[PDB]
Context: bound to proteins that are not shown
RNA sequence: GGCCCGGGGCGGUUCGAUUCCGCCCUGGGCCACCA
Numbered sequence: 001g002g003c004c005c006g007g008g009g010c011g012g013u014u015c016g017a018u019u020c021c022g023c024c025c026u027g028g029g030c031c032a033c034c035a
Stems, first nucleotide, its partner, number of pairs: 001031012
């Protein structure tokens, strides 16, 4: 840095969102760099 699982705050969009597009905090795994 990426992936997976989970807390917690939000903005946007929509007739209607935990459930769509995104943003901050934060916890726990795993992967690549060697093999």

Solved structure of RNA (tRNA (35-MER)), 35 nucleotides shown. Released in 2006, the model rests on X-ray diffraction data to a resolution of 2.8 A. It comes from the structure "Complex structure of CCA-adding enzyme with tRNAminiCCA". Protein in the same entry: CCA-adding enzyme.